[PDB]
RNA sequence: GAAGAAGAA
DNA sequence: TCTTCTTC
Repeated sequence: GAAGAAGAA
C1' cells in the first nucleotide's frame, strides 16, 4: 500500500 | 466515514 475481518460513525 | 486487527 492492497485486501480481508471486527467494531463504530 | 472512521478505528482497530490480520494477510501479503